Entry title: Structure of the 70S ribosome with tRNAs in the classical pre-translocation state and apramycin (C). The RNA (P-site fMet-Phe-tRNA(Phe)) from Escherichia coli has 76 modelled nucleotides. An Rfam search finds the family "tRNA" in it. A reference for the family is Hou (1993), "The tertiary structure of tRNA and the development of the genetic code", Trends Biochem Sci. About the family: Transfer RNA (tRNA) molecules are approximately 80 nucleotides in length. Clan: tRNA clan. The family's RNA type in Rfam is transfer RNA. It was solved by cryo-EM to 2.35 A. The entry also models magnesium, zinc and sodium ions. The entry is indexed under EF-G, robosome, 70S, apramycin, translocation, RIBOSOME. The sample was in a buffer at pH 7.5. The work is reported in "Structural mechanism of GTPase-powered ribosome-tRNA movement" (Petrychenko et al., Nat Commun, 2021).
[PDB]
RNA sequence: GCCCGGAUAGCUCAGUCGGUAGAGCAGGGGAUUGAAAAUCCCCGUGUCCUCGGUUCGAUUCCGAGUCCGGGCACCA
Numbered sequence: 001g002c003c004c005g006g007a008u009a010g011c012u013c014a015g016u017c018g019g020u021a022g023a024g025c026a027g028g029g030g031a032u033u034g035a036a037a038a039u040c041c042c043c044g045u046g047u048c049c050u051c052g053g054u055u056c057g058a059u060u061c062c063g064a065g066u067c068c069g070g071g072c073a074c075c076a
Base pairs, nucleotide, nucleotide: 001072002071003070004069005068006067007066010025011024012023013022019056027043028042029041030040049065050064051063052062053061
Other pairs, nucleotide, nucleotide, family: 008014tWH008021tWS009010cHS009011cHS009023tHH010045cWH014021tWS015048tWW016059tWW016060tSS018019cHS018055tWS018057tWS022046tWH026044cWW033035tHS054058tWH055057tHS
C1' cells in the first nucleotide's frame, strides 16, 4: 500500500429468507433476610457506526467515510 472481517441496549455479544431486532451482564423493582450477599421473578433499552444509492419498503444489498482486527505485498 492492497485485500478481507467487525461496528447491534449502559457494557459484551447473537441475528437478519429486504417486511420482525434477541441473549447475558449491568441497572431498577418484587420475593427472601433482623439486614444483606447470593439466588428466583418481572421491567425498560437499541432509532442496528455515519451518509448517499436500489427497492413499495434496507440494520440487513451496493458505494463512500471512520475505525478495529487479520492476511498478502522491491531486487538480484